An RNA: 49 nucleotides with solved positions. The entry is indexed under RNA dependent RNA polymerase, VIRAL PROTEIN. The entry also models phosphate ions. Protein in the same entry: Polymerase acidic protein, RNA-directed RNA polymerase catalytic subunit and Polymerase basic protein 2. Kouba et al. published it in Nat.Struct.Mol.Biol. in 2019: "Structural snapshots of actively transcribing influenza polymerase". The depositors describe the entry as "Crystal structure of influenza B polymerase initiation state with capped 14-mer RNA primer".
Context: bound to proteins that are not shown
RNA sequence: UAUACCUCUGCUUCUGCUAUU
RNA sequence: GAAUGCUAUAAUAG
RNA sequence: AGUAGUAACAAGAG
Numbered sequence: 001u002a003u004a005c006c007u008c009u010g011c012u013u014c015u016g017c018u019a020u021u
Numbered sequence: 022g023a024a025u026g027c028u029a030u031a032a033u034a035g
Numbered sequence: 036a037g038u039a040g041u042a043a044c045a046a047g048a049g
Base pairs, nucleotide, nucleotide: 006049007048008047009046017035018034019033020032037044038043
Other pairs, nucleotide, nucleotide, family: 036045tHS039042tWS
């Protein structure tokens, strides 16, 4: 290259510490 | 005429 | 365009 007018995904694309306990 | 002191996944605070 | 606002989304990936 091709399958792909296909397949997968919807906080994860860096989300701390402590108190209310 | 007292106590018994602890431990969250939310939210708030710093 | 727009949302939005000191930086992003407006699809991402096999």